[PDB]
Parts: sequence; C1' cells; structure tokens
RNA sequence: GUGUUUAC
RNA sequence: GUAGGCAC
Repeated sequence: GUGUUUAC
Repeated sequence: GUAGGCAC
C1' cells in the first nucleotide's frame, strides 16, 4: 500500500 | 481520515 476488522 | 490488529 490493498482488503477485512476494532478504536478515535 | 488517523492509528492498531489480521491477510497479502
């Protein structure tokens, strides 16, 4: 970085 | 959006 997820 | 996690 891409995807998923959690937090703000 | 940022950060973490998991995959690549």